Context: one part of a larger RNA
C1' cells in the first nucleotide's frame, strides 16, 4: 500500500515516554494556507544566469602626502627636522625651518588698508 | 568718488574618524605587443653515399632466306599497358565517451619513372621551404614553443563573509569621438547656524489668451447675386467668359476680441499647521513600468513610441479582482483561541440574509 | 442594416349613416404617422466540456429602497520593547517606529599583547548530545569522550567572520 506533492507552517485526535521539571518531549490519522536560494533587471517559480554535496582556504590593505570632524596641550603665539648621550625605549637635548599676529596689487609699490 | 578682496581678531601641535591623491589601491579574467632564447628525432627542399621494384602483355631503323618492296619469318623498345611486393587514397559501409586525439572492410589509383626508401648532414620565426594550398616548421601555425617585461591594459561581464535601530532616493537638465561611461545641478543622509523666511485655507489686488465661441483680419466656404465693358451682330443688341463690388451663410495648430475653470506670482492686526533657508562632511543615481486624464508619431493601430499632470510598482507585506509587480481598499515595532470596520459579499465549495417590500427578464452563465 | 418582434404617450384619414375583406351578408374601431424599451438575426478553427473558477440556479438574473451581518496586519481592548518629545512626577500623557542604491548611530564574536585577579590529572583546549539564558549577532551550566593547557575584568593591535566567484585543493 484510493494517493497529485518547493515537503515548511498553522491547528489537532490517536499511540510511546520522562527533562537544564516546565503553561514538559517524540511521532503524527485528519483539516486550512503556501511556486527554493543567489544574481541581473521596468518586470523572474522561471523554461534568464550560477552551485553534486561537505569541509578548509578564498576579495577597501598599508606608506607618504592633502582636506574636513573628534579629542587633548598651550595661547599672541604654538612646535621642532636631521643630528647627539640613552636598551632597536620613555625622556633629555638640539631653533636650520614651518604656519599664525595683515593685507592688496601682474609688478615696482602702498599698508588698516590698497588696486583701478 | 561709487566698486572688488581686506579691517570690525584665534591659532598651532600631536593624534582619532570620514573622503580624496600617487602607488597593481576591493579580488579574480582577455584577445594582443616588445625582449631573450629552445626546436627540422614530425613533416618540406636540397647536398654526400648507399638499397628495392614477382609475373605478363605488346614489334616502332632487329634480322634470315622466297618472290619483285610483303611473304615463309620475328634484337623487342618506351615519363608503354594489365597486374603482386611497395607507394598512394577516389567511392561506399562500420567507428564516433573509438581497438585508434584520422583507423578498419570491400572496391580503386600508380607500379623502369620527373619512382619508392635508409644513414649522415644543411636551411629557424619580419625567417624558412613551397610542381602554389596560408600549405608545412614534433597531434598546436593568416605568424610555432619557453622564460620575462608583468600584478600589461579591461569606461566590460562575474564576486566581495556578523548583528540590531534611527532616516531613505534616483531612472533627470546641460555638456562631452559622447550615447550600457563620465562631470556640474536635482533628489538622500548627517553635523553647525539664522529666525519666520515654511505649508493648506479664507478675504483682497495683479500678470495671461488655452477650453468654449465668434468671424470683425488673414486664408477655406456652397448655394444665391448686379450693371459699365473686352462679345451677339450686320459700330452696337444680348446672352454669354472673366475679375470687381456686392444681399445671402459653414470653417482653422500655425486666424481672434468678445474669453472661462483651474494653475502662477504677491501683499497681508485676515485660522489651522511645522516647515523653511545658508554654510559644510559622505554618498548613490543618468535602461524606468502600467493606469487614468491632456497632446504629438503611426492607421481614432499595438503590452507601438515621444512629451505633460497625478497615482501606484521599483523600493510594499495585508484583503478584493479564480490564478494575475504597475488596478480597487489599505502602509506590517512585538505578544493574545478579545472588538469595531474598508474594499467586496452573504444556496454548496467557503463566513455572513435561501433577508425583507416592490418591478423586469423566458434569452441560462 | 433593415424586417408586421414587441412597448407607451400620441394625434388622427376613414367613423358602427356601417371605414379594411367575399365577389348587398359582415360589426367595433379603423389606419396612419415617431421621438422611446427590451429583442431579431446579426456574428463563420483547429488536444478536451471550458468561463459561475467548480457544482448548481427562473433567482442563487438584473434592477431600486430600506435594513442587518460577515470581512484586512486599518482602528480599538490588554501587555511588553526601543526611541524621541515636551508639562518633564523620564514618569502621565503627545508621540513615532514597511523599505533597494545610500547616509548616521549602537553592539556581538575570533587570534595576539599589558596590567589585575582567576581555574586546570579530584581533569585544559576541542569534540557529542541536552527539554537553559539573552531584544539580535551569541553566552552558561550538566553529563559522556579527550589528556595539557585556557577563561573573565580594563585596556591595546588586527590576514578579524563566506553559500554562491563554469573559484582553488581534498573526501565522498
Nucleotide at each position: 500500500a484510493c494517493a497529485a506533492g518547493u515537503a515548511g507552517u498553522c491547528a489537532g485526535a490517536g499511540c510511546c515516554c520522562g527533562u537544564u521539571a516546565a503553561u514538559g518531549g517524540g511521532u503524527g490519522a485528519u483539516g486550512g494556507c503556501g511556486u527554493g536560494c543567489c544574481u541581473u533587471u521596468u518586470g523572474u517559480a522561471g523554461a534568464a544566469u550560477g552551485a553534486a554535496c561537505c569541509g578548509g582556504c578564498g576579495a577597501g590593505u598599508u606608506a607618504c602626502g592633502a582636506u574636513u570632524u573628534g579629542a587633548u596641550g598651550c595661547a599672541a603665539g604654538g612646535u621642532u627636522a636631521a643630528g647627539c648621550a640613552g636598551u632597536a625605549a620613555a625622556u633629555g637635548u638640539g631653533g636650520a625651518g614651518c604656519c599664525g599676529u595683515a593685507g592688496c596689487g601682474a609688478a615696482a609699490g602702498c599698508g588698516a588698508g590698497u588696486c583701478u | 568718488a561709487g566698486g572688488g578682496c581686506g579691517u570690525u581678531u584665534a591659532g598651532u601641535a600631536u593624534u582619532u574618524g570620514g573622503u580624496c591623491g600617487u602607488a597593481g589601491a576591493c579580488c579574480c579574467g582577455a584577445a594582443a605587443c616588445c625582449a631573450g632564447g629552445u626546436g627540422a628525432u614530425c613533416u618540406a627542399c636540397c647536398c654526400u653515399u648507399g638499397g628495392u621494384c614477382a609475373g605478363g602483355u605488346u614489334g616502332a631503323a632487329g634480322u634470315u632466306c622466297a618472290g619483285g618492296c610483303u611473304g615463309a619469318a620475328u634484337g623487342g623498345a618506351g615519363g608503354a599497358c594489365c597486374g603482386a611486393a611497395c607507394c598512394g587514397a577516389c567511392u561506399u559501409a562500420c567507428g564516433u565517451u573509438g581497438a585508434a586525439a584520422a583507423g578498419u572492410g570491400a572496391g580503386c589509383g600508380g607500379a623502369u619513372g620527373a619512382a619508392c626508401u635508409g644513414a649522415g648532414g644543411g636551411u629557424a620565426g619580419c625567417g624558412g621551404a613551397g610542381a602554389a594550398a596560408u600549405u608545412c616548421c614534433a597531434a598546436u601555425c593568416g605568424a610555432a614553443c619557453c622564460u620575462g617585461g608583468a600584478g600589461a591594459u579591461a569606461g566590460c561581464u562575474g564576486g566581495u563573509u556578523c548583528u540590531c535601530u534611527c532616516c531613505g532616493a534616483a531612472a533627470u537638465a546641460g555638456c562631452u569621438u559622447u550615447a550600457g561611461g563620465g562631470c556640474u545641478a536635482g533628489c538622500c543622509u548627517c553635523a553647525a547656524g539664522u529666525g519666520a523666511u515654511g505649508a493648506u485655507u479664507a478675504u483682497u489686488g495683479g500678470a495671461g489668451g488655452u477650453a468654449g465661441a465668434g468671424c470683425a483680419c488673414u486664408g477655406u466656404u456652397u448655394g444665391g447675386a448686379c450693371g459699365a465693358g473686352g462679345g451677339g451682330c450686320c459700330g452696337g443688341u444680348u446672352a454669354c467668359c472673366g475679375a470687381a463690388u456686392u444681399c445671402a451663410g459653414a470653417c482653422a495648430a500655425a486666424c481672434u476680441c468678445c474669453g472661462a475653470a483651474u494653475g502662477c506670482c504677491a501683499a497681508u492686526u485676515a485660522a489651522u499647521u511645522u516647515a523653511a533657508c545658508u554654510u559644510g562632511g559622505g554618498a548613490g543615481u543618468c535602461a524606468g513600468a502600467a493606469c487614468a486624464u491632456g497632446g504629438g508619431u503611426g492607421a481614432u493601430a499595438a503590452g507601438g513610441u515621444c512629451c505633460g499632470u497625478g497615482u501606484u510598482c521599483g523600493a510594499a507585506a495585508g484583503g478584493g479582482a479564480a490564478a494575475c509587480a504597475g488596478c480597487c481598499c489599505a502602509g506590517a515595532c512585538c505578544a493574545c483561541c478579545a472588538g469595531c470596520u474598508a474594499a467586496g459579499g452573504u444556496c454548496c465549495c467557503a463566513a455572513a440574509a435561501u433577508a425583507u417590500a416592490u418591478g423586469u427578464u423566458a434569452a441560462g452563465u | 442594416g433593415g424586417a408586421u418582434g414587441u412597448g407607451g404617450c400620441g394625434u388622427u384619414g376613414c367613423c358602427c349613416a356601417g371605414a379594411c375583406a367575399a365577389c348587398g351578408u359582415c360589426g367595433a374601431g379603423u389606419g396612419a404617422c415617431a421621438c422611446u424599451g427590451c429583442g431579431c438575426c446579426g456574428a463563420a478553427a483547429a488536444u478536451g466540456u471550458a468561463c459561475c473558477g467548480g457544482g448548481g440556479c427562473u433567482a442563487a438574473a438584473c434592477a431600486u429602497a430600506u435594513u442587518a451581518c460577515c470581512g484586512a496586519a486599518g482602528c480599538u481592548g490588554u501587555g511588553g520593547a526601543u526611541u524621541g518629545u515636551c508639562c518633564u512626577u523620564u514618569g502621565g500623557a503627545c508621540a513615532a517606529u514597511g523599505g533597494u542604491a545610500g547616509g548616521a548611530g549602537a553592539g556581538c564574536g575570533u587570534u595576539c599583547u599589558a596590567a589585575g585577579g582567576g581555574c586546570g590529572u579530584u581533569g585544559a583546549a576541542g569534540c557529542a548530545u541536552g527539554a537553559u539564558c539573552g531584544u539580535a549577532a551569541g553566552g552558561a551550566c550538566a553529563u559522556g569522550u579527550g589528556g595539557a593547557g585556557c577563561g573573565c575584568u580594563u585596556a591595546g593591535a588586527a590576514g578579524u567572520g563566506a553559500g554562491a566567484a563554469u573559484g582553488c585543493c581534498g573526501g565522498u